[PDB]
Context: one part of a larger RNA, bound to proteins that are not shown
RNA sequence: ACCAAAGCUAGCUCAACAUACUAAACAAAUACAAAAAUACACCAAAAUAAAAUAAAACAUUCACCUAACAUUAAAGUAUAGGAGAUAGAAAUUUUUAUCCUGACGCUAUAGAGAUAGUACCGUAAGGGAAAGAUGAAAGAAUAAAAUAAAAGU
Repeated sequence: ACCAAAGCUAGCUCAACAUACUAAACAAAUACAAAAAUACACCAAAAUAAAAUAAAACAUUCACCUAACAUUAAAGUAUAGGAGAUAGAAAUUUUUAUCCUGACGCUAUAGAGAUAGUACCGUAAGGGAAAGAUGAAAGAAUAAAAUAAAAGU
C1' cells in the first nucleotide's frame, strides 16, 4: 500500500401463562397429465412393530422405544430372570389457592436449516446452502468520518 479488518442488529433458544388446537387467504380455477366451467356411476379396506444393540460370542432374555395419571415415600424392596445380563411392582402413604415472567440463554462459522425448505442437487422418495453491516440526514457520492494489526503479496 493492496487483499483485508472492525461493529449490532436481524432474529432465535428455553421455560411460564393461556385459552383450548390444523395460521393467513379465497373472485375464478383446482384430484383430465392438480389449478382445464358442462354426462349414467361403482366404491373402497384391515394382520403383534422389527432390528442394530447389552449379555464381552450367541440361540431364552436385552430398560426407554410415538399406548394420558402426576408428586413425596414404600423401594431398587416383593418378585422376574440362559436365577446370567438385567428387569421390577403393589398395598399403603404424601401433595394449598390466584397475582408477583422471565433469563449467571445465543449474537451472523453462534442461535432455528432458515434472508428459505428458496436457490441448487436428485427420475423420484429425498437432500439442502451461502449470504447483513456509512451516517441525524446520501432529498449531505469536486462525499464526509475513526483499524491500516491474520495468512497472501
Molecule: 16S ribosomal RNA, mitochondrial, nucleotides 1 to 153
Organism: Sus scrofa